[PDB]
Context: one part of a larger RNA, bound to proteins that are not shown
C1' cells in the first nucleotide's frame, strides 16, 4: 500500500443531579383589628327642632376625626403642668414666652342647610316669597325700587272667648288666642293583634313545623301578671312573677309523624291599696202640712 | 219648747264632698260608747253633730297606698394626688441576659424600655381629694295629711245587656268529645244574699269563693350604648364583610349585592458623593449589629423560570 471486520460520536436538542440566582408570598413569630363574656352603669333622643347627612371648615392639595360663617375651634369653672397649634405626614407663622398655653373633667355660647323638616313648593341637601297700603313686624342701606341682617306664620287633637247656617232649638261651619300635648327616629328586650311556606308525616289533605318567620299597632327601664266569683279534699294553704322537680309522667294524637299538663313540693322575691252603691251636706224639670 | 211659715227648706235625678270596700258575708241604718286641750259659731229637742284655732300625736309620708312643696347630714362614678426599692463588673449595637453583691413588698397584676425588669418607665398595693354634679342615697328639723270597738236585720246598699244559654270559632293535655274552665262573632238573655261562682257533663249536699271597677315595688327579660376587666378564643385564606379610603372601591335601573390589599429598622440613621444610562437598573461609597433588612423592605417554602458544572442521549 489494498482488504477484511471491530468499535466511537451532541456542532440542534433533551433527560437527570448537583449548584447558583429568579418569581411567588407559603411557614414562622407578631399585632392600633376581631369574637365570646363578666362586673358596674345608663336605659331613651326630638318642634329649645332629633337619628342621620350635603357643603364648609386647616397657613397650604386631599382624605379620616372634630366642629359649623363664634367652623380641628369661643369663654366660664376645677384639675395639672412644660410643653402645644388631631391623624394619614414635616419644616412656616404663633401663641405658652410660664400673667402658666396645649391638656383633662364639669357646664355654657356658636351651631350654613337638608332631614318628623313644619311659611310655600321640591327632583334631600333647591327654589321661592307677604294683595293692594309707608310697606307681614323690627332694624340696616339707597333719592327711590333692587338688596341685607333677625322674627312670624305648617298641619292634627284640645283648651278658652265671640257668632250661629238651611232654621225653630241648636247644631254644623265660622272668626280671635296659642292654652297644653302630638308628628319623626330607636340594636335588643314587652304587650295586643293578623299570620305562612319549605319541612315531618319516607305520598297527602286532619297534624306537623308554629303561632315559628314576617307584618301592623303600642310601651317602659323593664313590660306583662297581680291581692282569689282561687288551689285542696276534708285536717289545709292562702296575690303576683320567675327558677328547680313533679314529668317526657297522666293523658292527648289520621291514638300515625308527633304534641304534652296540673295539684303538690325545693326555692329567688316579697307590699297591698283605692273606689261603685245605701246613708249624709250640696242646683234645676218646682213650695198649697213641720 | 228659741224659732216658725201656705211654707216654714217639701217631692225628684246632676255634680261635689264624708261614708263605704267585705265572704264560718260585709257594709248602710238604729244604739252603748270613745277621740287627742282647746279660743266659741251653726242645725237638731237651749241634749248632742259639724266648719273653726299658735299648741300633743300614739301615728304616717313623697310611696301603689284617695296627695305633692326648702334647709341640715356620708362615702362616691366623672379628672385628679401620694405612691416603695440597684448598683458593679463581663459579652454584646444595645443587657432586662451571665456573673457578683445589696434592697423593697399591704407593691412579684401586666405592659413598655435597644434582648427576658419588683427596684429605668408606666403602673400596681395602699391610702386619698372631689369644686362641681339635675349629682345620687339616707337621716334630722320645717313643712304638708290625718282613729275605733260591742249590739242589731226591722228594713236599705253590695259593678246588667253582665253572668249565663244557643250557635260558628279560638286557648286549654283536650284535634268535639262525657267538655268542666277561657275568649272573638252573632242571637237571646238572669239572680241578687233565703243570693251569684267553682270543685272536668250534670244535679244534691259540703268545701271554697264573691265576676261583671282601678293601682301596685321585688325576685324576671335584654344591651344599640359608657365604665374597668377576663379568655387550654382568633392571629391577616383566620377573627367581624371590614386590623388600611370598609358597607368603601366596585357590581346593580332598583330594592341589593359586596371585596382584595398588615410587618424596614432599635433608631430613618431612608443610602451624601462619584461611574455607565434618557430614565430604570446597575456599580463603587456610605448608614446600620445585619442592605442578599433599601422602602416590591422580617422570615422568604413549592409550584414555574432560567445561568453553570457531571453523566447519558
Nucleotide at each position: 500500500c489494498a482488504a477484511a471486520g471491530u468499535u466511537g460520536u451532541g456542532u440542534a436538542g433533551u433527560g437527570c443531579g448537583a449548584u447558583c440566582g429568579g418569581u411567588g408570598g407559603a411557614u414562622g413569630c407578631c399585632u392600633u383589628g376581631g369574637c365570646a363574656c363578666c362586673a358596674a352603669g345608663a336605659g331613651c333622643c326630638g318642634a329649645u327642632g332629633a337619628a342621620g347627612g350635603a357643603c364648609g371648615u386647616u397657613g397650604u392639595g386631599a382624605c379620616c376625626u372634630g366642629c359649623g360663617a363664634u367652623a380641628a375651634g369661643c369663654c366660664c369653672u376645677g384639675g395639672g403642668g412644660a410643653g402645644u397649634u388631631g391623624g394619614u405626614g414635616a419644616g412656616c407663622g404663633a401663641g405658652c414666652u410660664g400673667u402658666g398655653a396645649u391638656c383633662c373633667g364639669g357646664g355654657g355660647g356658636u351651631g350654613u342647610c337638608c332631614g318628623a323638616a313644619u311659611g310655600g313648593g321640591g327632583a334631600a341637601a333647591c327654589c321661592u316669597g307677604g294683595a293692594a297700603u309707608g310697606u307681614c313686624c323690627g332694624g340696616a342701606g339707597u333719592a327711590g325700587u333692587g338688596u341685607c341682617c333677625g322674627g312670624u306664620g305648617g298641619c292634627c287633637c284640645u283648651g278658652c272667648c265671640c257668632u250661629g247656617a238651611a232654621u225653630g232649638u241648636a247644631u254644623a261651619g265660622g272668626g280671635g288666642u296659642g292654652u297644653g300635648g302630638g308628628u319623626g327616629g330607636u340594636a335588643a328586650c314587652g304587650c295586643g293583634g293578623g299570620g305562612a311556606a319549605g319541612u315531618g308525616a319516607a305520598a297527602c289533605a286532619u297534624c306537623u313545623u308554629a303561632g315559628u318567620a314576617c307584618c301592623c299597632g303600642u310601651a317602659g327601664g323593664a313590660a306583662g301578671a297581680g291581692a282569689a266569683a282561687a288551689c285542696a279534699a276534708g285536717u289545709g294553704u292562702g296575690a303576683u312573677u320567675c327558677c328547680g322537680u313533679g314529668a317526657g309522667u297522666a293523658g292527648u294524637g289520621g291514638c300515625g309523624a308527633g304534641c304534652g299538663a296540673a295539684a303538690g313540693c325545693g326555692g329567688a322575691g316579697g307590699a297591698g291599696g283605692c273606689u261603685a252603691a245605701a246613708c249624709c251636706g250640696u242646683g234645676u224639670g218646682u213650695g198649697u202640712g213641720u | 219648747c228659741a224659732g216658725g211659715u201656705g211654707u216654714u227648706g217639701c217631692a225628684u235625678g246632676u255634680g261635689c264632698g264624708g261614708g263605704g270596700u267585705u265572704g264560718u258575708g260585709g257594709g248602710g241604718g238604729c244604739c252603748u260608747u270613745g277621740u287627742g286641750g282647746u279660743u266659741c259659731u251653726g242645725c237638731u229637742g237651749c241634749c248632742g253633730c259639724a266648719g273653726g284655732a299658735u299648741u300633743g300625736g300614739c301615728c304616717a309620708g313623697u310611696g301603689a297606698g284617695a296627695a305633692a312643696u326648702g334647709u341640715u347630714g356620708c362615702g362616691u362614678g366623672a379628672a385628679g394626688g401620694u405612691g416603695a426599692a440597684g448598683c458593679g463588673u463581663c459579652u454584646g449595637g444595645g443587657a432586662a441576659g451571665g456573673c457578683g453583691u445589696a434592697c423593697c413588698g399591704g407593691a412579684g397584676u401586666g405592659g413598655g424600655u435597644g434582648a427576658g425588669a419588683g427596684u429605668c418607665c408606666u403602673g400596681u398595693a395602699a391610702c386619698u381629694g372631689u369644686a362641681a354634679g339635675c349629682g345620687u342615697g339616707g337621716c334630722a328639723c320645717u313643712g304638708g295629711u290625718g282613729u275605733g270597738g260591742g249590739g242589731u236585720u226591722g228594713c236599705c246598699c253590695c259593678g246588667a245587656g253582665u253572668a249565663g244559654c244557643g250557635u260558628g270559632g279560638g286557648a286549654c293535655u283536650c284535634g268535639u268529645g262525657g267538655a268542666a274552665u277561657u275568649u272573638c262573632g252573632c242571637g237571646u238573655g238572669a239572680a241578687u244574699c233565703u243570693g251569684g261562682c267553682g270543685g272536668g257533663a250534670c244535679c244534691a249536699c259540703c268545701c271554697g269563693u264573691c265576676a261583671a271597677g282601678c293601682c301596685u315595688a321585688a325576685a324576671u327579660a335584654c344591651u344599640c350604648c359608657u365604665u374597668g376587666g377576663u379568655g387550654a378564643c382568633c392571629g391577616a385564606u383566620a377573627g367581624u364583610g371590614g386590623a388600611u379610603g370598609a358597607g368603601u372601591a366596585c357590581c346593580g335601573u332598583g330594592a341589593g349585592g359586596g371585596a382584595a390589599g398588615g410587618g424596614u429598622g432599635a433608631a430613618a440613621a431612608g443610602u451624601a458623593c462619584c461611574c455607565c444610562g434618557g430614565g430604570a437598573g446597575g456599580g463603587g461609597a456610605g448608614u446600620g449589629a445585619a442592605a442578599g433588612a433599601g422602602u416590591u423592605c422580617c422570615u422568604g417554602a413549592a409550584a414555574c423560570c432560567g445561568g453553570u458544572c457531571g453523566c447519558a442521549u